[PDB]
RNA sequence: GCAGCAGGGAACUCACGCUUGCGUAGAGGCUAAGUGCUUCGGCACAGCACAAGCCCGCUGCG
Numbered sequence: 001g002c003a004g005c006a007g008g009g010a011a012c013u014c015a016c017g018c019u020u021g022c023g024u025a026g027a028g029g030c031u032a033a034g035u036g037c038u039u040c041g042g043c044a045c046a047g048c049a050c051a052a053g054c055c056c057g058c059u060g061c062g
Stems, first nucleotide, its partner, number of pairs: 001061005007056003012028003016023003029048003034045004
Other pairs, nucleotide, nucleotide, family: 010011cHS010053cWW024025cHS038041tWS039041cHS
């Protein structure tokens, strides 16, 4: 320095018309507490994208 997650959390970001403050839509998601292997030790994996974000917990490797 890299990758897997069928993973956890929230305070958090955007935008419209006429009128300058009134009404106020949507997003953080679905299948399945899913199948095989087996040296019983344990091993592996899947599609779209909402207009897009942040910290991080296990393991493996040159």